[PDB]
RNA sequence: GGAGCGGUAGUUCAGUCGGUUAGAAUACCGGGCUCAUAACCCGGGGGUCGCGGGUUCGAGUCCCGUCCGUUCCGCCA
Numbered sequence: 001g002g003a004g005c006g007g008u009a010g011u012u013c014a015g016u017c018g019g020u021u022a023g024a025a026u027a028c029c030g031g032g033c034u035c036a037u038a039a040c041c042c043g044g045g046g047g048u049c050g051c052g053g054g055u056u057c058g059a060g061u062c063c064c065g066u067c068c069g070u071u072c073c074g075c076c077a
Stems, first nucleotide, its partner, number of pairs: 001073006010026004028044005051065003
Other pairs, nucleotide, nucleotide, family: 007067cWW008014tWH008022tWS008047cSS009010cHS010046cHS011024cWW015049tWW019057cWW022047tWS023047tWH027045tWW049060cWS050066cWW054062tWS055062cWW
């Protein structure tokens, strides 16, 4: 270049026709049941909504810049 979305805690995933809330699996840390190990049942944490500015009564969102991710040769070597 030129699309696919981007980019929600450690990981993926629900979240926009701004209008409802930071939210569920799966990881974390703890307890509980077993004689002991997992299976099984619950508790607390972890949350700049990528960075910074416009939209705005309200911004998970924007208009997007700043970028940065993937991934392609034209190229790269």